Context: one part of a larger RNA, bound to proteins that are not shown
RNA sequence: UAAGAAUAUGAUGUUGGUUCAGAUUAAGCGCUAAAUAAGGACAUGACACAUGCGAAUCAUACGUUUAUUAUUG
RNA sequence: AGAUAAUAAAUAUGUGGUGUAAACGUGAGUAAUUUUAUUAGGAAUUAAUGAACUAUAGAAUAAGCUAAAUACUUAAUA
RNA sequence: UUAUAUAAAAA
RNA sequence: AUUUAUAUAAUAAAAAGGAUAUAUAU
RNA sequence: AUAUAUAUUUAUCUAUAGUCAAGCCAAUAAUGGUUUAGGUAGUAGGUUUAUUAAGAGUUAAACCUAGCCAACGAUCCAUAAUCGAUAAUGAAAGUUAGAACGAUCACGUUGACUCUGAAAUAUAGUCAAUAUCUAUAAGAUACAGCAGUGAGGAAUAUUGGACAAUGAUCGAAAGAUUGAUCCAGUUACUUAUUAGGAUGAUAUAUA
RNA sequence: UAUAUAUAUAAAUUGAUUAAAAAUAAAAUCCAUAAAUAAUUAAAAUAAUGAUAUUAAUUACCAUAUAU
RNA sequence: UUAUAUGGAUAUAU
RNA sequence: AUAUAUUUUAAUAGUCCUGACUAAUAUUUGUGCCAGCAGUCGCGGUAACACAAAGAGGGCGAGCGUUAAUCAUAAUGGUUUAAAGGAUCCGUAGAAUGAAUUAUA
RNA sequence: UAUAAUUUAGAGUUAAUAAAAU
RNA sequence: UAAUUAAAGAAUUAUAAUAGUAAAGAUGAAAUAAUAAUAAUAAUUAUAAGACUAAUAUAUGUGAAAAUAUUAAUUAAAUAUUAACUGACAUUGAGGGAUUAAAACUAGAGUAGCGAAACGGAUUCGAUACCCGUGUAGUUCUAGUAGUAAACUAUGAAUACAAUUAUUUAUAAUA
RNA sequence: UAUAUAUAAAUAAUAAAUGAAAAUGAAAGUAUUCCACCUGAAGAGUACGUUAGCAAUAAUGAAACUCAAAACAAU
Numbered sequence: 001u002a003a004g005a006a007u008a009u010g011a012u013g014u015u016g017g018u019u020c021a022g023a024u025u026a027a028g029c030g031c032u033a034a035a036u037a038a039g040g041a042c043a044u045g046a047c048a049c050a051u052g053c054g055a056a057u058c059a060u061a062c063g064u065u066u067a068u069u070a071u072u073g
Numbered sequence: 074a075g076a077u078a079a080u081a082a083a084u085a086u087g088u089g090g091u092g093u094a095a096a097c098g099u100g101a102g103u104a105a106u107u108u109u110a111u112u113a114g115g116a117a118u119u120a121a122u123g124a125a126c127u128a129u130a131g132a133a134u135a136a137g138c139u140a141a142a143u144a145c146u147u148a149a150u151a
Numbered sequence: 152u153u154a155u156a157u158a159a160a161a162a
Numbered sequence: 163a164u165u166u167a168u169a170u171a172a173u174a175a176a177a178a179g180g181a182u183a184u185a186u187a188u
Numbered sequence: 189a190u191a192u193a194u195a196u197u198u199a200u201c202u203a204u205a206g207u208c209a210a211g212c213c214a215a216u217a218a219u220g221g222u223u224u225a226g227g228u229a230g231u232a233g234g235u236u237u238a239u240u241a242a243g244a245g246u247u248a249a250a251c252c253u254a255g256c257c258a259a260c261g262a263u264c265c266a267u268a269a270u271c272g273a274u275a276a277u278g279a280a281a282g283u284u285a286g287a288a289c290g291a292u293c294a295c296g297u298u299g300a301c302u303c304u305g306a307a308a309u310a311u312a313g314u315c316a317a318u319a320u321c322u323a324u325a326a327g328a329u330a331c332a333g334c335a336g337u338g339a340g341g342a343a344u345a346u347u348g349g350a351c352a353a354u355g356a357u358c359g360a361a362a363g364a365u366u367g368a369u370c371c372a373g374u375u376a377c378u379u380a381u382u383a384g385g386a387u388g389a390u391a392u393a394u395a
Numbered sequence: 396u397a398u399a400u401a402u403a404u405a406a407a408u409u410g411a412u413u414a415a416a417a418a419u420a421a422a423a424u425c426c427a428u429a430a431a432u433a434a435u436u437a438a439a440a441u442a443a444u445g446a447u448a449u450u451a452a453u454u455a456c457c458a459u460a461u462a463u
Numbered sequence: 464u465u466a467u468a469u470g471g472a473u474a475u476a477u
Numbered sequence: 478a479u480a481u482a483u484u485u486u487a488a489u490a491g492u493c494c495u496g497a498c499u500a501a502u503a504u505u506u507g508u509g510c511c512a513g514c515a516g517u518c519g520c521g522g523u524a525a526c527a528c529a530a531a532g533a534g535g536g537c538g539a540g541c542g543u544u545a546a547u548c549a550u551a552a553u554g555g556u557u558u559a560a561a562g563g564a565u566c567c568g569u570a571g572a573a574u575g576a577a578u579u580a581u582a
Numbered sequence: 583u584a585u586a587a588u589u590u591a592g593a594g595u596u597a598a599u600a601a602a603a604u
Numbered sequence: 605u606a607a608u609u610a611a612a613g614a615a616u617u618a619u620a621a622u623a624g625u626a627a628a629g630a631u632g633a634a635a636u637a638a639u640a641a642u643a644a645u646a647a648u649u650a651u652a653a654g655a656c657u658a659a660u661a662u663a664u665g666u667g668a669a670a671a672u673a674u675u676a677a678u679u680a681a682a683u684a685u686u687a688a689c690u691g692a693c694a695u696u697g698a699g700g701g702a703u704u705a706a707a708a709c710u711a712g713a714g715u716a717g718c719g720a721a722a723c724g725g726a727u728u729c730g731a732u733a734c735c736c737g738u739g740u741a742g743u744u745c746u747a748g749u750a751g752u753a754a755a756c757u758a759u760g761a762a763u764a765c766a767a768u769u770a771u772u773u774a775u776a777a778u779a
Numbered sequence: 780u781a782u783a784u785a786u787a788a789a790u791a792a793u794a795a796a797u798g799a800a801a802a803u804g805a806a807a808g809u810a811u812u813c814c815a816c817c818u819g820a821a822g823a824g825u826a827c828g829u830u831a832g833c834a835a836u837a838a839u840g841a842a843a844c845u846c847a848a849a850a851c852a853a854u
Base pairs, nucleotide, nucleotide: 004020005019006018007017010854015849022548023547024546027544028543029542030541031540032376034382035381036380037379038378039377040375041374042340047338048337049336051335052334053333056091057090058089061088062087064083065082066081067080068079069078071076097296098295099294100293108218109217110216111215114213115212119210123208125207126206127205128204129203130202132200134148135147136146137145153171154170155169156168157167158166159165160164179198180197181196182195184193187190188189219266220265221264226257227256228255231254232253233252234251235250236249237248269292270291271290272289274285275284276283277282297317298316299315300314301313302312318330319329320328321327322325346372348371349370350369354368355366356365357364358363390405391404392403393402394401408417409416432455439447456471457470458469491537492536494534495533496518497517498516504531505530506529507528513520514519552818554817555816556815557801562814564703565702566701567700571696573695574694576589577588578587579586580585581584592693593690594689595688596687597686598685599684600683604681605680606679607678608677609676610675611674612657613656616653617652618651619650620649621648622647627639665672666671708749709748710747712745713744717743718742722738723737724736725735760813761812762811763810764809765808767793768792769791770790771789772788774786776784796803797802819846820845828839829838830837831836
Other pairs, nucleotide, nucleotide, family: 004550cHS006017tWW008013tWH009011tHS013799cSS014559tWS014850cWW015560tHS016848tHS017847tSS021550tWS025545cWW026043tHS044340cSS044341cWS044344tWH045339tWS046099cHS046295tWS053367tHS055092tSS060360tHS061085tWH062141cSS063084cWW066067cWH067079cWW068078cWH073074tWW088142tWS090358tSS093095cWS094305tWS096311cWH098332cSS101294tWS103269tWS104219tHS104267tWH116211cWW117212tWS117242cSS119241cSS120209cWW122124cHS122306cSS123125cHS131201cWW132177tWS133199cWW138144cWW139140tHS139142tWH139144cWW149177tWH150176tWH161163cWW185192cWW186192cWW211242tWS212243tWS222261tHS222262tWH223827cWW224263cWW225258tWS225259tWS225261tHS226262tSS230233cWH230252cWH231232cWH231255tWS234245cWH240242tHS247248cWH260572tWS272286tHS274288cWS278281tHS295332tWS296332tSS301309tHS303310tWH305307tHS310312tHS331334cHS331335cWH333367cSS334367cSS335347cSS341343tHS345373cWS350352cHS351366tHS351368tWH352370cWS352440tHS353369tWS359361tHS376539cHS383490cWH384426cWS387423tWS388419tWS388422tHS389420tHH393401cWW395400cWW410415tSS411413tHS413415cWS417418cHS419421cWH428487tWH429486tWS431484cWW433454cWS434453cWW435452cWS437450tWH438448tWW441443tHS445446cHS445447tHS448450cHS459468cWW461467cWW473482cWS474482tHS475480cWW488489tWS490491cHS490538tWS493535cWW493536cWW494501tWS494535cWW495501tSS499500cHS499501cWS500535cSS501534cSS503532tSS508511cWS508525tWH510522cWW512525cWW519527tWS521525tWS555561tSS555815tWW556561cSS558800cWW560817cSS565668cSS568569cHS568699tHS569698tWH570697tHS571813tSS573694tWW576692tHS582583tWS590691tWS590692tWH591692tWS614655tWW615654cWW623646cWW624643tWS625643tWS625644tWH626640tWS626641tWS627644tWS631633tHS633726cWS635725cSS635736tWS637638cHS654716tHS661673tHS662673tWW667670tHS669703tWS696697cHS705752tWH709833cWS711746cWW715716tHS719741tHS720740tWH721739tHS727731tWS728730tHS731733cHS750835tWS759807cWH766806tWH767805tHH773787cWS777783cWW778782cWW794804tHS795804tHS795806tWW798800tHS798801tHS799851tWS802807tWS803807cSS806807cSS819848tSS821844cWW822843tHS823842tHH824825cHS824840tWS825841tWH826840tHS832834tHS832835tHS
């Protein structure tokens, strides 16, 4: 560590809206935009999905086979 | 034509083990009569169920069965 | 570990 | 009602070998 | 070739204790509509069984009683995932959000059920439901894993690279896998920083 | 050194007729760095392994260590 | 920050 | 061989507004209640600061708008006469409020 | 900060005296 | 002040009686109607039927608010001041309940006057109005029903408190 | 009693105070307690639903649409 404006009204002061100033934004759009660093990126139809992935590894668990050679095979 | 073996290798397309309750994603349903969030408040006075790693102490026997086994059964002992 | 019996604490 | 100690009983509730060396004999 | 012993190994197994975990209950808080006013019959409670690690109408069962809730809003309907030492706004109370960080829940096309398994109605299985395929199986698939496509929409990215790091699973190890993850790509969506100063209102000829 | 530089020749855009500017604004001068070029090479991670990655940076003919 | 000094790099005319 | 040199080197913003609210005085122009603008007041029929431009100018800045939301911007209110007292009273609940004195926790 | 125990100011009750209002 | 029962009164219409004559009555001024030559109105008697209640009378007041002043009877509430007691027993109140004007309604009786509607006469440019003539629903009672008003003091109830004056007036007291 | 006194109660003028003012005046003041009700104007006490009534109706009581209006006391 709390500010307000505008708009009634012939006018004035009052009630009482409305609206602006300000800061944001998971934003979108329009205009137009250099480089770098960091943080985000289907809010809508938990609609529909062609295609590659996202869970294997263990051959020191049983099993397979072929290599030689050894036994001569 | 083929193996007791020593090691050279190939197979994880046969039997096996463990690993995807994780994580990643989205909000569909959920207004709590079973979901959050607490402060801790409990008991029926919740349990190894240990899930998997510490620390200690033991124990790992016999058949069946598959082709064979650390697969499954049946048993014995603690 | 549970159930039963006995004894001692409320520790 | 709760806790500790002792005794008894149903139970129990199990398992798995592999790899490399050693040593014995047959 | 046998196989006795024990060792070092991988291992393996049982117990006791730790850890890391699990299950159940209470109390308070959690939107709008009563133009939803009566609701409730397992309901309210009691007792006794079934099952359960276990209390309870929690289920299942049996039997009593008559309750219990409600205008301090019941029952019923509608909407919504919830929340913070997160984000926004303000002076503060608050108020809003829920993208992002992180916590909780819930679901993986729908429903139900079942096994497994400490723990799941399991993104499993089972049977059914919906919609596509291998092209006919008491089949297979379901991108809410990452890329990506079509749709919807005002609107939201690469069919990228690497396991080098940090984790995770398998393995005795060797090292294998890893769209977790880490990196780059696209996009001013946000932040930030940079995006050049100093000096300067003419130009001549002479002296 | 200075100092009241001093005349002249002119021109002299966009507005403007004076508290009506545009305007130090453009312009040359001037000064650098970004980048461009060698050199380079850390650190994420080490036991080694770096996907990123044209690395990030540093960096100006160099080492050689000076000296500050 | 700094500097001088050394060699190599690179240095012209001559 | 040395008496020194010791690669090269630039610069560039938009966007909205200028009657008041609301910073924006140097004017001028076109149009003619049309054409358009406009959060709000409104502005346009014969010299429009509001339309569409010019000059000039004032904002924000790799942003500016606008739109779409959220927070703030007043209850440190009220109700005879402006929204705004129940027709009246009795009286139940009230998690409504209410004498005294002393003495305990 | 609730109990108890006291009090009469609230609020009641019953007389009696006033005086009448329907 | 309520509810109930019993009375009173000025008038009004109507209705005969009576005598009296020609208009009456209404309005700004006039029209009409069942006005009056059927003898009217006016008068004066007399019957009947209803509603209402002058002064007083200030709604002072009395009621919760509606409301409420002709009289009495009964019933009931409502005052001040002491005195005895009670011993905070309250403040008022969501919801609920009770009462609730005028109109309206449903039954039953009543029905004078008033007066929606209606119809007629006026006025007027027009007049489904104001004005005028009849005059029905209703206004009355009885039992209801209903629950709204500018139900307004446009002011919810309660308690404690604060400066004066004048009148009501209650009431104690006084020499 | 018939005097001048003390109380209350009401009514009428005011002080203060409050108030947009008009004005309120033992309240519209100073305070405390409890209840009812209001949150721009139109649309609307409408529609609809629901309850109640013999009925007329009574209570309950929305939204869309459209404006920067709309209201009060003082001059």

Solved structure of RNA (Small ribosomal subunit rRNA, nucleotides 13 to 985) from Saccharomyces cerevisiae, 854 nucleotides shown. It holds a match to the Rfam family "Bacterial small subunit ribosomal RNA". Clan: SSU clan. The family has 99 seed sequences and 42,628 matches in Rfam 15.1. Its family is annotated with ribosome and structural constituent of ribosome in the Gene Ontology. On this family, see Yusupov et al., Science 2001: "Crystal structure of the ribosome at 5.5 A resolution". Among the 72 different proteins in the entry, which are not shown, are Small ribosomal subunit protein mS33, Large ribosomal subunit protein bL21m and Large ribosomal subunit protein bL31m. The sample was in a buffer at pH 7.5. NCBI's taxonomy places the organism under Eukaryota, Ascomycota, Saccharomycetes, Saccharomycetaceae, Saccharomyces.